[PDB]
RNA sequence: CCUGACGC
DNA sequence: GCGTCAGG
Numbered sequence: 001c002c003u004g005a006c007g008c
Numbered sequence: 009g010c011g012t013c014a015g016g
Stems, first nucleotide, its partner, number of pairs: 001016008
Other pairs, nucleotide, nucleotide, family: none
């Protein structure tokens, strides 16, 4: 960086 | 949408 997850 | 983590 991109995707997904989690937090807010 | 930014912060963190894991997978790519």